[PDB]
Context: bound to proteins that are not shown
DNA sequence: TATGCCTATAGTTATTGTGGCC
């Protein structure tokens, strides 16, 4: 993420 | 967050045929 | 040809939303  | 079903909004429409200006 | 403004025939990608579901  | 993503997939499936339907709805709505929205944007891009494309095809064909028309009118009216340029 | 070019934008606009009628008509009809047929779609396409995102969004939201319901109901669902990994």
């Nucleotide at each position: 993420a | 967050g993503g997939c499936c079903a339907c709805a709505a909004u929205a944007a891009c429409u494309a095809u064909a045929g028309g009118c009216a200006u340029a």